[PDB]
Context: bound to proteins that are not shown
DNA sequence: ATCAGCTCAAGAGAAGTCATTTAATAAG
DNA sequence: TTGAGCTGAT
């Protein structure tokens, strides 16, 4: 100093996606007017 | 039965080499037994195609 | 150059086909090189990283696949098996 | 060292099917700024 | 308001008394 | 009408693959 | 690591 090997530190592409909130529908259960 | 308040929740195990649905097993908390399918938001914004109108 | 929009026409994986072409200054493109943009709390200014265009292919950077494997997606899991040329002078 | 052929390479492109409903960045480091007037000790 | 060395370009732990 | 003391929630993860820098040792 | 809500004081 140019390649490897072993281990740290910590950037990155991508996939699965969980973690939040808000509305419709279906269905179920406590309870009240007839 | 017509209608009208709510509520239908969490938590650990488990099947995989490993992650997330799912099925199962077991408890907490209610004291009421415990669920489906769908749409949309999680930077403020900003910038680029090509579309109408002026 | 205000305004309002997403019709067309683009991105990526997979399955199964087909055309040209090559063996490492390769087939020839681009997360390669130069140049340039967009984003990136803001009073004002710079970077880090994403992505994108135009000229070339730059003093060289990089290019696969099956099985294991399932109740369902996704995954080069430990681990086994191929391809990284073959013949010939 | 040459030559010739070949692909699981390389560069195009067909019909199916998924993702998407036009697409890309948006939670990360920092430099200036003179409003910076000081430390004790005594009244 | 003021004081906590004077000099070596009123810097100076380095020189001078 | 507005100052002060005291209270509250608060985004995270698995996997393939790739990069650089800075030991300690290798072979050159 | 901060911007907000809520309350007693004056």
């Nucleotide at each position: 100093c140019u390649u490897a090997u072993u281990a740290a530190a910590u950037g990155a592409c991508u996939u699965c996606u969980c973690g939040u909130c808000a509305a419709c529908c279906a269905c179920c259960c406590c309870u009240g007017a007839c | 039965g017509u209608u009208g308040g709510g509520g239908g929740c969490c938590c650990g195990g488990u099947u995989u080499g490993g992650c997330g649905g799912g099925g199962c097993c077991g408890g907490g908390g209610g004291c009421a037994a415990c669920u489906g399918g769908c749409u949309g938001a999680c930077c403020a914004g900003g910038c680029g195609g090509c579309c109408c109108g002026g | 150059c205000c305004g309002g929009g997403c019709a067309g026409g683009g991105g990526u994986c997979c399955g199964c086909g087909g055309g040209g072409c090559u063996a490492c200054c390769a087939a020839g493109g681009a997360c390669u090189u130069c140049c340039g943009g967009g984003u990136g709390u803001u009073u004002c200014g710079c970077c880090a990283g994403c992505c994108c265009g135009g000229a070339c292919u730059a003093u060289c950077u990089c290019c696969g696949g099956c099985a294991g494997a399932a109740c369902c997606g996704c995954u080069c899991a430990a681990u086994g098996c191929c391809g990284c040329g073959g013949c010939c002078g | 060292c040459g030559g010739c052929c070949u692909a699981a390479g390389c560069c195009c492109u067909g019909c199916g099917g998924a993702c998407a409903g036009c697409g890309c960045c948006g939670a990360g480091g920092c430099g200036a700024c003179a409003a910076u007037c000081a430390c004790u000790c005594c009244g | 308001g003021g004081a906590g060395g004077c000099c070596g370009u009123g810097u100076a732990u380095c020189g001078g008394c």

The RNA (omega RNA) with a sequence from Desulfovirgula thermocuniculi, together with DNA, has 275 modelled nucleotides. The reconstruction used 58,188 particles. Entry title: Structure of Desulfovirgula thermocuniculi IsrB (DtIsrB) in complex with omega RNA and target DNA. The structure was determined by electron microscopy at 3.1 angstroms resolution and released in 2022. The source organism's lineage runs through Bacteria, Bacillati, Bacillota, Thermoanaerobacterales and Desulfovirgula.